[PDB]
RNA sequence: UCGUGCGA
RNA sequence: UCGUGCGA
Numbered sequence: 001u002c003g004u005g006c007g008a
Numbered sequence: 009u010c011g012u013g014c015g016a
Stems, first nucleotide, its partner, number of pairs: 001016008
C1' cells in the first nucleotide's frame, strides 16, 4: 500500500 | 479517516 474482518 | 486481527 492492498485484500478481508472488527472497532472508533 | 484513524486504530486493529488475519493475508498478500
An RNA structure, in which 16 nucleotides are resolved. Primary citation: Ruszkowska et al., Front Mol Biosci (2021), "Structural Insights Into the 5'UG/3'GU Wobble Tandem in Complex With Ba 2+ Cation". Released in 2022, the model rests on X-ray diffraction data to a resolution of 2.21 angstroms.